[PDB]
Context: bound to proteins that are not shown
RNA sequence: CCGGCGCGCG
DNA sequence: TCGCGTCTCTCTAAAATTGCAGTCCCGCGCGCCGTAGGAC
DNA sequence: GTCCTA
DNA sequence: GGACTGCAATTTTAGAGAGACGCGA
Numbered sequence: 001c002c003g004g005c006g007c008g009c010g
Numbered sequence: 011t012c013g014c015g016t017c018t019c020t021c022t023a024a025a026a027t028t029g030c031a032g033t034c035c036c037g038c039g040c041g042c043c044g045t046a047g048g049a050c
Numbered sequence: 051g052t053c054c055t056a
Numbered sequence: 057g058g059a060c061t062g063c064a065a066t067t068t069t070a071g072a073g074a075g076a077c078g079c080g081a
Base pairs, nucleotide, nucleotide: 002044003043004042005041006040007039008038009037010036011081012080013079014078015077017075018074019073020072021071022070023069024068025067026066027065028064029063030062031061032060033059034058046055047054048053049052050051
Other pairs, nucleotide, nucleotide, family: 016076cWS
């Protein structure tokens, strides 16, 4: 055990 | 005594924009932040 | 801070 | 608050057009 935001890998 | 373009709308055929509807790779990892508002 | 509360 | 396509929905533009008519023959 639900969704948003941010950061990443191939 | 009516007749004539025609004043004033008048109602609809035919494009001309125009406002939605629809959509816009796949598969992984991690963190944070919610769940608000008000008279006690 | 808060206990239902719309 | 993109970007492109699709499409029905306004928004006129236009086409004709006629009832009552002020002027007129």